[PDB]
Context: bound to proteins that are not shown
RNA sequence: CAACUUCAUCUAG
DNA sequence: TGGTCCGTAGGCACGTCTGCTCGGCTCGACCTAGATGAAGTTGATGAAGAAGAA
DNA sequence: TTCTTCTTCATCAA
DNA sequence: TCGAGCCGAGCAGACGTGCCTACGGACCA
Repeated sequence: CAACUUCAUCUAG
C1' cells in the first nucleotide's frame, strides 16, 4: 500500500 | 301599658375554592439479514465573448 | 477599428 | 390503531360564610 449518503422496494428465518 | 326601636339571629344568596368529569396533545408500536434501483435543482442574473457594423 | 447588440454560458438562489 | 397516560378548560356543583328580615327584649314616656 483501498470506494459517499439517503430513500424506497423486494426477499430471508 | 303601649308602642317603638334596636339588636340578635335564622334563612338566603353569593362566592370561592375543589373536585370531578370530558376533551385533547404526545408517544410507542420485534430481531437479525441480503439484494437492487433512484435522487440528491432548476431558474435568473450577470458577464463575457463575438460579429457585424458602421 | 471599435462600439453596440445579441446570445449564451456559468454561477448564485429558492 | 390503540390505549394509556397528563393538562387543562369549564362547569358546576356544593358547601360555607356573610348579609339581611323578622322576632324578642329592654327601656322609656